[PDB]
Context: one part of a larger RNA, bound to proteins that are not shown
Molecule: 23S rRNA, nucleotides 613 to 1376
Organism: Mycolicibacterium smegmatis
């Protein structure tokens, strides 16, 4: 022990321990281990618009590892003296940190490149304007009120040395990382090649030149006949070699073995001892060796060589709070600068919405005898501005061109005779004014320059993409939890200070799964439509409108007649109604259609059209409009309502009345920020999310100056229990283990704070 869990939380029976009152257990402002069962639930960190990822790093643990330091250096900012000064170096005297030590630096006047000038001063023929200065202000006259300036009087100016903190300069200045370059040094015991010097090849065939014999010759050449073993000659052991093939492949061997494969008298193998040194050496030549690595060996140092590139950066809390746009770039994944954040200074409603008023524009639209273009169909067309006779003078007497007018109906991002609604500049007057944390300018310090997705108007595309590229006081995400559509960052609602077993309600939903109506009235649906799409199709159905014909019998059914010129002409073999073409004439009527077809070669029959004879009221189209059916077809198992399952709708239109839904508003409390009162903190009005970021305030842990206190009647660590603070945590409260220095106040100085870098040292 019938169970589908990034392994927890909130609830939760039972079983054990255990503290109190109260009796055999049964309750408590009761702890405490264990959980059977219900909701709820996609690691961490790096880059990344975008990810639980099937995009990377991590086996575990304990230790080691990262913005510091030198200098009268530069900005900036607090903090001490001194004050129109301020300041001393290098040096000398003092076991001592303290006394002296005018050599030097910056403000005290500036302008001009200069000879200089000086409250002026350059530029300039020019008191003529301009550039730079006389701290700023007031007051007082002069001007224009072209904005400000020109004269006189005042208070008068602050700057410079330690020092505490951001930032920055020159040193490798957060850590930490390679191919490669020079000096200076070391190898030819394998591996190449060459010098002296020795050793090795087991059998067995194949037989030139000479030699001599018998023939040819005149003498040969040359014919056979015995010896000889030249052969970089054959076949085969050892040895050297590595072609095929099986086998190893976290192998027994960091390049072998099992079978088979080439030489074997030589360019032939192999011992001995020497020489050949790195931009070089060798090298029967493959870019190959040079000590398991060679397109430039190896060690020391230059050296912690350098990177626009990839990795890692640790304790806490308060607040405020960004950007993926433009400009430029030996530039595109890099950087400077503008916008966009945060802290101070100054002036502080100058911002921002809504009314009224004063402007200019050329898009949406929409027109064309209003300009340039395209382009419809008609009408005289003179004159093709032109052609039967070319007369010099009757017409396309001939189908045209036909301008130009005229008739009337369009088109254009690069036409516009008109011509909006937004936006935007200005005046003006309210509105938020315990403040939107509103704008200018100035200083400190920093990220940002690799979208997306959606609704608008648009290029490029095939009116394609989940595509690119643009504008948009445009919304989310990016750097945002809930809920809501299964699940689903960019869609709909709604912005998280904390607690509370309380109330209100947006989106959506109310058969169970799942909390709330198998709600209430009034209509549609026969399709699992409802829970997948078009051109088109069709006696399916309610709603609203039509003319026609209907009692003088509407349709449809179910007896008669549907005929004669005729077989109209052209065509054709053929054509009579039915292969084409033209009238598509007409007779009798009650009604024949030059006849809708399925009939024959051409006749011929079946027929229909319109109407009489019976029965007895609906019958047809077009017209818009709610549902509807058909058109419906891809691969692991229905799988295109979540499922069960629902027309006795719980389906779809229109009124109504209710309920359930959140961290959102109320309602009780806790704590911080900014700000007004009035006070030596009480009340009130506003807010309290955040990556990079800026600021402020803090908890740990070492050694130190001073001044306390505690310890063999147990001081440091370690392993509980029981409290405690809003956090890094804290207990001069308690229990065991141990044996020797600590604690607390307030100053100064940290190698002062891990989880990740395919980090390292030990141990599993």
């Nucleotide at each position: 022990a019938c169970a589908a869990u990034c392994c927890g939380u909130c609830a939760g029976a039972g079983c054990c321990c255990u503290c109190g009152a109260c009796g055999u257990g049964u309750c408590g402002u009761g702890g405490g281990g264990u959980g059977a069962u219900g909701g709820c639930g996609u690691g961490c960190c790096u880059u990344u618009u975008g990810a639980a990822g099937a995009a990377u790093g991590a086996g575990c643990c304990u230790g080691c590892g990262a913005g510091u330091c030198a200098g009268g250096g530069a900005c900036a900012u607090g903090u001490c003296g001194c004050g129109a000064g301020g300041u001393u170096a290098a040096c000398c005297c003092g076991g001592g940190u303290g006394g002296g030590g005018u050599a030097g630096c910056c403000g005290c006047a500036g302008c001009g490149a200069a000879a200089g000038c000086g409250a002026g001063u350059c530029u300039g023929a020019a008191u003529a304007g301009g550039g730079c200065g006389u701290a700023u202000c007031c007051a007082c006259a002069c001007a224009a009120g072209a904005g400000u300036g020109u004269g006189u009087g005042g208070u008068g100016u602050a700057g410079u040395g330690g020092u505490g903190u951001g930032u920055u300069c020159u040193g490798g200045a957060c850590c930490c990382g390679a191919a490669g370059c020079g000096g200076a040094g070391u190898g030819a015991u394998c591996u190449a090649c060459c010098c002296a010097u020795g050793g090795c090849c087991a059998g067995g065939g194949u037989g030139a030149a000479g030699c001599g014999c018998g023939g040819g010759u005149a003498a040969g050449a040359c014919c056979g006949c015995g010896u000889g073993g030249a052969g970089g000659c054959c076949c085969g052991a050892a040895c050297c070699c590595a072609c095929u093939u099986a086998g190893g492949u976290u192998g027994a061997a960091g390049a072998c073995u099992g079978a088979g494969g080439g030489g074997a008298u030589g360019a032939g193998c192999u011992g001995u001892g020497g020489g050949u040194a790195g931009g070089g050496g060798u090298g029967a030549a493959a870019g190959g060796c040079c000590a398991a690595u060679c397109a430039a060996a190896c060690u020391c140092c230059g050296u912690g060589a350098u990177a626009g590139c990839u990795g890692g950066u640790u304790c806490u809390c308060c607040c405020c709070g960004a950007a993926a746009u433009g400009c430029a770039u030996u530039u595109a994944g890099g950087u400077g600068c503008a916008g966009c954040g945060u802290c101070g200074c100054a002036u502080g409603u100058u911002u921002c919405u809504u009314g009224c008023c004063g402007g200019a524009g050329g898009u949406a639209g929409a027109g064309c005898u209003a300009c340039u273009g395209g382009a419809u169909g008609g009408c005289c067309g003179a004159u093709g501005g032109g052609c039967c006779c070319c007369a010099c003078a009757g017409g396309g007497u001939u189908a045209c061109u036909g301008a130009c007018g005229u008739c009337a109906g369009c088109c254009a991002a690069a036409c516009u005779c008109c011509g909006a609604a937004u936006g935007c500049c200005g005046g003006u007057a309210a509105g938020u004014c315990c403040a939107a944390g509103a704008g200018u300018g100035c200083g400190g310090c920093a990220g940002u320059g690799a979208g997306a997705c959606g609704g608008c108007g648009g290029g490029g595309g095939a009116u394609a993409a989940g595509c690119u590229c643009c504008g948009u006081g445009c919304g989310u995400c990016g750097a945002g939890a809930g809920g809501g559509a299964a699940a689903c960052a960019g869609c709909c609602c709604a912005g998280a200070u904390c607690g509370c077993c309380g109330g209100c309600u947006a989106a959506g939903g109310c058969c169970c799964c799942u909390a709330a109506g198998c709600g209430u009235g009034u209509g549609c649906u026969a399709a699992g439509u409802g829970g997948a799409a078009a051109a088109g199709g069709a006696u399916g159905u309610g709603c609203a409108g039509u003319c026609g014909c209907g009692a003088a019998g509407a349709c449809a059914a179910c007896c008669a007649g549907g005929a004669g010129g005729u077989u109209g002409g052209c065509u054709u073999a053929g054509a009579a109604g039915c292969a084409g073409c033209c009238a598509c004439c007409c007779u009798u009527g009650a009604a024949a259609g030059a006849g809708u077809g399925c009939g024959u070669a051409a006749u011929a029959g079946c027929u229909c059209a319109c109407u009489g004879g019976u029965c007895a009221a609906g019958u047809g189209a077009u017209u818009g409009u709610g549902c509807g059916c058909c058109g419906a077809u891809a691969a692991u198992g229905u799988a295109g309502c979540g499922g069960g399952g629902c027309u006795c709708a719980a389906g779809c239109a229109c009124a109504c009345c209710g309920c359930c839904g959140a961290a959102g508003c109320c309602g009780c409390g806790g704590c911080a920020g900014c700000c007004a009162a009035c006070g030596u903190g009480u009340u009130g009005g506003c807010u309290g999310g955040g990556u990079a970021g800026g600021g402020g305030a803090g908890c740990g842990u070492c050694c130190u100056g001073c001044a306390u206190c505690c310890g063999g009647u147990g001081a440091a660590g370690c392993c509980g229990c029981c409290g405690a603070g809003u956090g890094a945590u804290c207990g001069a409260g308690u229990g065991g283990u141990g044996g020797a220095g600590g604690g607390u106040g307030u100053g100064g100085g940290a190698g002062u704070g891990a989880g990740a870098a395919u980090g390292c040292a030990g141990g599993c």